[PDB]
Context: bound to proteins that are not shown
RNA sequence: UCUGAGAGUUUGAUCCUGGCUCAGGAUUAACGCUGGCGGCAUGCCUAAUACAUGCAAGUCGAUCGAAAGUAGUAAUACUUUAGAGGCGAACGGGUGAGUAACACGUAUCCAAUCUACCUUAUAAUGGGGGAUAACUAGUUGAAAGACUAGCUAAUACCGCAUAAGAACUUUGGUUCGCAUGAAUCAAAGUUGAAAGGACCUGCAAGGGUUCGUUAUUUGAUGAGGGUGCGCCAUAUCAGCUAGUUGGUGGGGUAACGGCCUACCAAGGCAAUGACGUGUAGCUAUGCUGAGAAGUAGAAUAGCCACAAUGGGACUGAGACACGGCCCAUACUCCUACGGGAGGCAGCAGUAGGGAAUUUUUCACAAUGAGCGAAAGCUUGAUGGAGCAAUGCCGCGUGAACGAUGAAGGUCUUUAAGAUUGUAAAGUUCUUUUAUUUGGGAAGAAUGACUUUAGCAGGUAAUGGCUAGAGUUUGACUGUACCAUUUUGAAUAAGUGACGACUAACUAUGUGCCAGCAGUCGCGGUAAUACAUAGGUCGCAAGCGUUAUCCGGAUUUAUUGGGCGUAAAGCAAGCGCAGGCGGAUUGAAAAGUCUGGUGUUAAAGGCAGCUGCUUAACAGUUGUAUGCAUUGGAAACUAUUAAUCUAGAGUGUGGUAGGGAGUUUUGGAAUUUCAUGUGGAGCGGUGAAAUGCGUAGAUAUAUGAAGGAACACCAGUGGCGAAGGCGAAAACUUAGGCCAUUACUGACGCUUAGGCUUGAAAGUGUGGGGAGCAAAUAGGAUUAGAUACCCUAGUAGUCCACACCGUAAACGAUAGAUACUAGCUGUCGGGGCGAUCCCCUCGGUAGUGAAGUUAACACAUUAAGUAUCUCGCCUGGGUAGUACAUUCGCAAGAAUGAAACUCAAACGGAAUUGACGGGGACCCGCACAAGUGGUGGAGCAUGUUGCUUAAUUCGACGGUACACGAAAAACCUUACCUAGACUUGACAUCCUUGGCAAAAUUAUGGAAACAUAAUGGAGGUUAACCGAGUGACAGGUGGUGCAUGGUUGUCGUCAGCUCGUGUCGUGAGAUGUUGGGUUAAGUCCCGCAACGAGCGCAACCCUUAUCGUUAGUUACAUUGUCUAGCGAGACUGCUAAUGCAAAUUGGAGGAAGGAAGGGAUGACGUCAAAUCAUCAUGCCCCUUAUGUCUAGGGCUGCAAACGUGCUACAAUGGCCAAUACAAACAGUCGCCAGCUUGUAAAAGUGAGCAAAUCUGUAAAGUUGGUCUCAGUUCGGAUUGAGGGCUGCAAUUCGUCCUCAUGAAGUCGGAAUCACUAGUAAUCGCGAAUCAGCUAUGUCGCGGUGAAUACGUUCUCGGGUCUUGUACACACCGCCCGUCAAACUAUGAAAGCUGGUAAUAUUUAAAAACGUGUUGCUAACCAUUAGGAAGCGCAUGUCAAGGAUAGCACCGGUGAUUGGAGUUAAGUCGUAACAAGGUACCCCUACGAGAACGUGGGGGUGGAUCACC
Ligand code: N2P
Repeated sequence: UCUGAGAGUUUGAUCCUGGCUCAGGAUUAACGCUGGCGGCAUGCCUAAUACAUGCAAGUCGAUCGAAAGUAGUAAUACUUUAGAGGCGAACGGGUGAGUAACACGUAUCCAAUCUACCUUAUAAUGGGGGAUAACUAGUUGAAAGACUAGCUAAUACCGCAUAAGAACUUUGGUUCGCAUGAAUCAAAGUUGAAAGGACCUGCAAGGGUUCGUUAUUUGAUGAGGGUGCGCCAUAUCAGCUAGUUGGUGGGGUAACGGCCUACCAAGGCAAUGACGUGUAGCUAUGCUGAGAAGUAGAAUAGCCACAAUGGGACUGAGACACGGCCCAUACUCCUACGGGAGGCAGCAGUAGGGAAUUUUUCACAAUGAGCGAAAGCUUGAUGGAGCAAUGCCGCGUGAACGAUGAAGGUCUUUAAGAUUGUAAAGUUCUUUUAUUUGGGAAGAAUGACUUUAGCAGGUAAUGGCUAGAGUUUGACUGUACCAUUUUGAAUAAGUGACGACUAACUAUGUGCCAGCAGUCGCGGUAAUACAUAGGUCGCAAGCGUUAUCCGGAUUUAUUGGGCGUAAAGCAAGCGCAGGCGGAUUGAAAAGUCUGGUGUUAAAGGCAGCUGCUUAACAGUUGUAUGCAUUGGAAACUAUUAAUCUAGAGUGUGGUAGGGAGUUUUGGAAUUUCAUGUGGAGCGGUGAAAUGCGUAGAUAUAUGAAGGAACACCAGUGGCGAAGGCGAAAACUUAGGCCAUUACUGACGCUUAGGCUUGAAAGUGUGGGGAGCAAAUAGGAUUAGAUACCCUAGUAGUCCACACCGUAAACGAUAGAUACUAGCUGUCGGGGCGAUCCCCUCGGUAGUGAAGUUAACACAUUAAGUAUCUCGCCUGGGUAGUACAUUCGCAAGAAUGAAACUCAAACGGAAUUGACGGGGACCCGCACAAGUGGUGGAGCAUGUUGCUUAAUUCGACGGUACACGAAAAACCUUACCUAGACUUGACAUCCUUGGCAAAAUUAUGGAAACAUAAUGGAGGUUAACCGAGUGACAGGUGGUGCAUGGUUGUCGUCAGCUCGUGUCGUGAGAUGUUGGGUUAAGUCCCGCAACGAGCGCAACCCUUAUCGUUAGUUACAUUGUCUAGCGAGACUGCUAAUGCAAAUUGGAGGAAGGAAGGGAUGACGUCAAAUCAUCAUGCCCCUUAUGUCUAGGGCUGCAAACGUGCUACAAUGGCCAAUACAAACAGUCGCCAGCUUGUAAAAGUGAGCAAAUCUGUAAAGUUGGUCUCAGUUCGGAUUGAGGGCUGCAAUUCGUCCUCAUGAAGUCGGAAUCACUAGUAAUCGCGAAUCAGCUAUGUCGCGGUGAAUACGUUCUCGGGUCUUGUACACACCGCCCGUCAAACUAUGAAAGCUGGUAAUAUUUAAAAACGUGUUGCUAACCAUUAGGAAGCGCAUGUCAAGGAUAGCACCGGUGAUUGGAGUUAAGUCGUAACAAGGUACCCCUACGAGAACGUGGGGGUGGAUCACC
C1' cells in the first nucleotide's frame, strides 16, 4: 500500500427464478449535418487483385590495361570511365499468404557447431608460369546482341622453395569424464601460404610509415540444433503410423541424427485425446475489469515465414537470394513474325473490390548504412512538407456600459400581461484569429576535411592524439517566434434531446392515417412520445447514428451460482482407471514456505522530475511477473519403511421377514357342456333399442371340462438397490438387524467408460384361451358422434424361449460420513420375567423449536451446520425436431443442434376478487298453491323496417318501446318547400339625442313586410325609443367517451370503509370471520383485537281507539264531523328456556311483538341516461347551421314487436223504477232550474271565490223481455245529416243522431302480476288543455276474493369454505386440423465445383554418379600421352503433364416435409371449476382435427367424511 453504484421490463397488486434493454469506456473506424486555427499521433481492416509511368545499392584510378578530353615543341601534367579485380549487394524496406508445431514465449545443454569484416597476441608477405575481358578484324541483325580469329594487365588464376605455429595420424605419459568419451604433452611421420599499393628518405645500395595479404590466438557479436514448461475450437473427428520404431557397417551434413544407404528385426504414438476437420503468424503489448481475467494481436519493437505460382542450383563467411541465375505453369506486352521483355506484399500513383483510409513531393541538412585515405559518392531507409476534425490536447466567433423593458417571434390568465431579453439597438475598447510592415532562430548547443600550436609513440621521415583558425554545410525556411506595425468586431456555431429510465414543455397541424422508437410503448379529432413552431436542456468544432470488444452480467459463479414445488439427481445396482481418505513412528524432500545468484530485450504500466506559454506529448530515474539453479525449514499433502484398531469385512452366537427362481397341490367364482324341475320373458338403460328366449331362456339342483387371479388374514404394517413381492407345500438361494473378552489390520466412499437388472404396452417362433377388451359391427344420445352408455367382438391380457429398455420408473429430494431440542405411535433383536408396560440398539410414521427457504414447507429418515465423489442445469418457441453415429427383425431407443422468432414463458409460491353444470347456510310473487290476464280478433298508442321534400332529435336486454311528450290542425316545432332580413327577433359596452313603441284603420299582399293615417302611456329621460358604432349577439349545430347538475340499476339489498394496534420480507390479514337472534354488519356472547364513520333502526307524515279546545258554511234522529294539542303500545306484566340479547304462548287492550302504508335508497358497478330542461370546456357556422312568415310534415304503410282498451255473452244484452261514497276542483270557471231540440247542445238565467252553490255516481236491489243464435252478442268499417271549440277541423279535432254490421264462440309454442281491503272489477276527480278515440298518467272511494303443504327443481341476491391456466374478471381463457401471404430450413433423381493425398506412365532445369575412338592453356610426361575442361551417351533425383479410382467439404435442384410469424377467415370445443367422461406420463391401435379407447403408473385430483 489494493479495493466493487444501479435502473426499466412478466402481474389486478406482491415475492422469487429468469432472459432482454439502458446509464460508462474504447477503435486503423465508416455515414448524415455542420465546420476556424494550432501542438502531438494515426491513416487499404477488402482483391498475398492486376498494374501504366518515374525513382528505391552501389563504391574504389591510392588494384589493372586501355580509351577519351583539356594544356604542353616534346618529355609529360590534370580530369573522366566502358571493362578486368576487391567489397557490398543475405543489411536495410514491405506484406502476413502459408503454418496448430520446438513457429513462438520462457529456462536451458551444446564433451554435437559455424562465424567475413571487428578485439588481443604471434610467425611470414621470396621467386616463376599460362590465360581472358577492354581493343582489332570478319560473319550474322534496325538494335539489343551473338559467333569466330589475334593482341594485352594485375592485389584475377595456377605451380614452386619455406613452416613460429596449424591440420591428420603414430609412440607411450598426464589429468580424468556424465556412456559414447574429452584434456594436456615430448618425440616422430604425413600434409598445407600469399600480393602487393600509396608516400618519405637515400647518388645509389638500402631503410621507413601506413593500407592490404597468408598462417595462426583470443574473445565477442550473429547464425544453427536439441530439450523441460507454457501456448486455439471440435468425439455429430477412434485408431493412426511401413523410413514410421531399433541395432549393425557405410555415405552425407558446420554438426548429432532413418538425414541417406544395405542388412537384421516389429515396433512408435493414442481416451491424460493420437489422427482428422475448421481457424490463426506468435510474443512484448492495445482496450476493458476492484480482482481473477475477457478481448484484439492498430502503430511500433523481438522472432518466424513469403516475394506471380511450383521446383533446382551457382557464387559466397553467410542465400537455396524481394528489385541475382536456370526450368515449367498462368498472365500481360513488343516485334520488321525470325525472336524476345516482365514481376510495385520498395516510394508515390492507376484500374478494380469496398461503407471506407493520402503527395505520381523535397533533401541527404541531421541519424543510419555500403564503398573510399580524402575529396566524396549512393541512401522513396531516414528527416521534412503536402492531404484528411481520424483520435487526444489547446485557443477562438469578442470586452465594458447598456429598457424595472425597442421591434419581431411564441404563449395571450379574451385591455392588463408575460417570455425570448442585457439578448438586441446604441456609446466606447482590444486584436490570440485575420491583413500589411521590420527582425528572425532551434535543430549543425555535432561535425569530416584542410593550413597551424603542443603533447605523444617510433624516430632517419609520415600518419594517428588534443586545442585554436578557416571551408564550414538547411529540405524544413524568410519557418516557429518576436515588435507598441496599418486596418478593423471586424473572418468564424452546430448537433441531440425535452413521457419514464434521464437534466429539459407549450401551441398549431394530423386523427390507429402520416410517422417515432435503446426498453416500457405513443397515434382511433383536446397527442408535453408524430409533423411544424416557440421555449428549454446535453454537448461543442464537433454532435448524433451504425458496426465491433469489455464492463455492468454472481448471466458458465477457482475467487463467485444452483438441481422437492421455478432449467437441472441418470430407473436402480455390480463396479476397473480417476478423485478423496483412520491414528502413531522413521527417513527422504516431489508438492509448500523462505535466503543468495542468473534471467525475464527496449518501448508501454504505476510513482517522481525535466522540457516544450501549461497540457497532449517527449525524455529522464524508480517501479514487478514468471522460470532455472543453489542453501535451509519439516507443520499438512504426496512417496517409502513399519506398528494399532476405532472405519470396513470375516467367524462364532442370537434372529425377523409376500426377497427370488424351479417343480407340484387346493377351494370358491365366471363360462361352456351333460341331466332333472319349470313355464314367458330375460337382458340392458337417464329412458330405451340392438341382443338372448316355446328349438323351453332367466332361475333352481347335481356333475364334468378348462383357463385366469389368489377373498377374509391385510395393517395410523414387513421385505428388496429399484421395478416389485399376499392360496399351501418341497428344493435351491440373496441380503439384512442385535451382542461379540475372536481374527485380518485402512483392505474404505464415489464412479467417466463397461456389465447386470428394469412396470405396462409392443415384436418373433410354438402352445393356451374361461373372463375381459384396443381395432371392428350394430343399437342409442346428438345439430353432427369416427366418443361418454348398451349388445356383440379379433389382436392382446396367460406359459416357455428370444428381443424392445421406455413411465408422474416420484420421497418430483444421488451416494457416503460426523454433529444439532423434544414429544407421540408402531415393528424387530437383546435385558428382566404373565401379558401390559420400563431400558438399550436399529427400521418404518406423525407433531414440533433453534436452523434453512421466495413462500409452501423441511426439521435427527433434513430441504439444517460441513467435507468427498459422480450426474445434470444456463430465457421461451422452434424441439426432443432435423442431419450424422451406435443398438434394434420392427415400432423405435440413446445422442442431439442450428437458421428464424418473442420480450417475456401453458415460469414457481402466495394474496385480494370474480366464477364453478364445488359444497354448507339464508333470503324475494322465484318456484310451488290459487286468481285474473298476455301471445289468437278489432281498435288506441309507442317502437323497428321501408318510403318520402321532410316523415325533427333522443331513449335500444333486465334498467328502451301509453319513454322525454302533464295535450303535434295554426302555434308548439327543433324538419321540408317556398317568400323575405343582416351588429340582426333578443343583450351589454361605448360618442350621441330623444318631441315613442304598441294597437288599429287603408292599399298591395299566402302572410312575412311595405308604403299613408289617430301620432299617442309617460316623463324630459327614468324604463325604453332611438341614430352612430365596432367588439359582437345568435345555434334544439357536434362531442353524456371532456364535464357540472339530475336520474335508472343491483337495492331499501345489508353491506362499504377508516384511525390505533398486532401478524406477515409482501401483496395483505385482523376487526367485519365462530355460536345464538332478527328484515337488517339489529343485538348479545366468544374473540389480537380496541373503537369510529356511512348505511340499518328510531325521530317525520298518514290510517286505526280515546281525552281535551271549537261549534259555522258542519251537525241539529245532538254528538257525528272537521283540525290544533295530548293520552295511548313500552316485550310494559306473566309462563316457558337462555349467561345475554332474545324467541314462543297467555292476560288486559282499539291496537303485540317493524299495528298497515308513505318519505327516507351507503361506498360503488354498468365510460348506464340526458350538451334537446338548464349550465359549461373544446370544435364548427357568422348576408347563415342565425331570423320572420305562409303551406306541408312529425298522423305515411307490403310488414314485425311492446304496452292498454273493447269483446267473443245469459255471473249477460236492452228497458223502467231506485238506494248507498270519498277525494278533488271551480269567476275567460263550476253551471242549478226553466224553454227548444230524436241528441250532442243552444237561449234565458240565478247561486257560488266556496264545509254554504255546482261538477246526475256506477256496479248493486226489484220488475219486464230476450232464450244460446254469429244472435236483442260484438262493435269495427263505411255513407249522410247535425252540435261545440277555434282565424281555420281536407291533409289531421272530438261529440250526437241515423244507416251498415269486419273479425271474434276463450286464443299455439311460451309467458306476466298479485299474500286483504290485496288480486279482480265499478264508477268519480285532478294535472297539462280554446278543443282533442288519454282507452294514457296521477289520485279517491263502492263490492270484494282464492291460496301458501314445502325448498326437490327454477331465476336473482347475501355469508363461510374449497378449486382455478380467469382479472375490462366464465358474455373469461384456450387448443388442433383446413384456407392465404411472407420468411428461414430438412429430404431429394441429378447438375456443379473445391481440397487432399495415392497408384501407373512420361520427364524441363540444375545437382551427384559412370563411360567415351571428338576437341582443348597452367600440373605429370617414353613427348608419344596422362590428368582437367567442353561436347556426347547414360544412371539417381525430380517440379510439371496425361490417365485412374477412392476420401472430405461447398453451392444448386423440378418436386416434397414440417416450422415460425402474421387486428378482426372456416370446422369443432380438447385443456383451466368435479371444464361437464377427473387430469397427467409411458405405450399400441383408430379417427377431419383437437383427440377416443385398451394396459400399466402418479396425485401435481374435486366431493365425501369421522368428537
Ligand atoms: C450409470 C448407471 C448407474 C447410475 N453407469 C444409476 N444410479
16S ribosomal RNA from Mycoplasmoides pneumoniae M129: 1507 nucleotides with solved positions. Keywords: In situ, Ribosome, Chloramphenicol, cryo-ET, TRANSLATION. The work is reported in "Structural insights into context-dependent inhibitory mechanisms of chloramphenicol in cells" (Xue et al., Nat.Struct.Mol.Biol., 2025). The reconstruction used 30,774 particles. The entry has 51 different proteins, among them 50S ribosomal protein L31, 50S ribosomal protein L34 and 30S ribosomal protein S9. The depositors describe the entry as "Mycoplasma pneumoniae 70S ribosome in chloramphenicol-treated cells". It was solved by cryo-EM to 3.03 angstroms. The source organism's lineage runs through Bacteria, Bacillati, Mycoplasmatota, Mycoplasmoidales and Mycoplasmoides pneumoniae. It is bound to PENTANE-1,5-DIAMINE (N2P). Rfam match: Bacterial small subunit ribosomal RNA. A reference for the family is Yusupov et al. (2001), "Crystal structure of the ribosome at 5.5 A resolution", Science. Its Rfam clan is "SSU clan".